[PDB]
Context: bound to proteins that are not shown
RNA sequence: AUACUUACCUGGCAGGGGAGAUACCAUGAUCACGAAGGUGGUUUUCCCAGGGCGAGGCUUAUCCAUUGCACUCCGGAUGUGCUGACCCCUGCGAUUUCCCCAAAUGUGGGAAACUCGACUGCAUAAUUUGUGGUAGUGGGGGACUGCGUUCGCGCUUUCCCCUG
RNA sequence: GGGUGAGUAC
Numbered sequence: 001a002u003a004c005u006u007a008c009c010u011g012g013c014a015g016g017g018g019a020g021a022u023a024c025c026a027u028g029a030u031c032a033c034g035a036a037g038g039u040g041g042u043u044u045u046c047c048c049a050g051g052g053c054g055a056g057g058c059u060u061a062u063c064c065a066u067u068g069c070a071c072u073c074c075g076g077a078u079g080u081g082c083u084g085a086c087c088c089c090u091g092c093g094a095u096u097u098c099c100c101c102a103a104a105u106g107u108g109g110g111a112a113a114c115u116c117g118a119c120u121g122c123a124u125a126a127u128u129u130g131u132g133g134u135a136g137u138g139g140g141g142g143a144c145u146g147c148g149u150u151c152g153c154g155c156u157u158u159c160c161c162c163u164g
Numbered sequence: 165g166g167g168u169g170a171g172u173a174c
Stems, first nucleotide, its partner, number of pairs: 002173004007168004013121003017047005024041004049090004056083003060079005093116001095113006138163006146155003
Other pairs, nucleotide, nucleotide, family: 001174cWW006169cWW012122tWW022042cWW029036tWH030031cHS048049cHS050091tSS053086cWW054084tSS055084tWS094115cWW102103tHS102107cWS135136tHS145156cWW150152cHS
């Protein structure tokens, strides 16, 4: 360290895109040829979510080239950060069994078993963070009060402006 | 299903 045993502490539940449409295929639909549809495919349109591929472009420095006559950007190389069309994939990173494709110990396709990355939903808008007592009612420049004063200001009443 | 403590085993 692994695997079990006992004791103690702990303990929610649920899931894996969605919604349309499909003329075609399966379901060989129990009434004289037939349902419609539903379900499972297929194709496709929305809501779109995460990956793949990276064409092109943006930025800045080392080295190399350049002494050049333009007025349509625009030499090469290498490297940190970025942006990113077209075209793909569909969900995920690990395990166990069965069936089949077979270039057959390879490499695939179909099922489940329930397993973690504190993934998401929820009696989660009711005192400790994710649905408010942190509201956001100015600062400054001039005119324009008094009171105390150490004359710097503190409090208090206005006007006109600048400004967040 | 796990951690923790005491043990059994590889």
Entry title: The cryo-EM structure of the human pre-A complex. Shown are 174 nucleotides from a PDB entry: RNA (U1 snRNA; 5SS). It holds a match to the Rfam family "U1 spliceosomal RNA". Rfam classes the family as a spliceosomal small nuclear RNA. Rfam 15.1 lists 40,184 matches to the family in 1,499 species. Its Rfam clan is "U1 clan". About the family: U1 is a small nuclear RNA (snRNA) component of the spliceosome (involved in pre-mRNA splicing). Its 5' end forms complementary base pairs with the 5' splice junction, thus defining the 5' donor site of an intron. There are significant differences in sequence and secondary structure between metazoan and yeast U1 snRNAs, the latter being much longer (568 nucleotides as compared to 164 nucleotides in human). Nevertheless, secondary structure predictions suggest that all U1 snRNAs share a 'common core' consisting of helices I, II, the proximal region of III, and IV. This family does not contain the larger yeast sequences. The literature on the family includes a 1997 paper in Nucleic Acids Res by Zwieb, "The uRNA database". The reconstruction used 419,522 particles. It was solved by cryo-EM to 3 A. Keywords: human spliceosome, pre-A complex, PRP5, A complex, U1 snRNP, U2 snRNP, SPLICING. Ions in the entry include zinc. Among the 24 different proteins in the entry, which are not shown, are Small nuclear ribonucleoprotein E, Splicing factor 3B subunit 4 and PHD finger-like domain-containing protein 5A.